[PDB]
RNA sequence: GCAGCAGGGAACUCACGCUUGCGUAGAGGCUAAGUGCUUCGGCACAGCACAAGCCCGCUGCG
Numbered sequence: 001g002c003a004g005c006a007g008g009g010a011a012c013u014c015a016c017g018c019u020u021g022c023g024u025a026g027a028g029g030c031u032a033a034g035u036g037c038u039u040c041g042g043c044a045c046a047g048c049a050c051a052a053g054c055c056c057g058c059u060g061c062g
Stems, first nucleotide, its partner, number of pairs: 001061005007056003012028003016023003029048003034045004
Other pairs, nucleotide, nucleotide, family: 010011cHS010053cWW024025cHS038041tWS039041cHS
C1' cells in the first nucleotide's frame, strides 16, 4: 500500500414557482435470516442507482 462484507451510525447534503417569504416532493433502498463445498476444521458469491456524501469493525496479501 490493496481487497471482501448478504456490514453499524447520524447531527447530515440537494431543489422548485412566484414573490422575497408562502406551499413543500424525493433519497440513505429490494431479493433471502439466499446455495454449494467439507480434510467437519472451516471456504466462496449476485443485479440496479436515488442528484450525491462522511467514521469505522473483522480478515487476507507481494

An RNA: 62 nucleotides with solved positions. NMR data were recorded at pH 6.5 and 298 K. Bonneau et al. published it in Rna in 2015: "The NMR structure of the II-III-VI three-way junction from the Neurospora VS ribozyme reveals a critical tertiary interaction and provides new insights into the global ribozyme structure".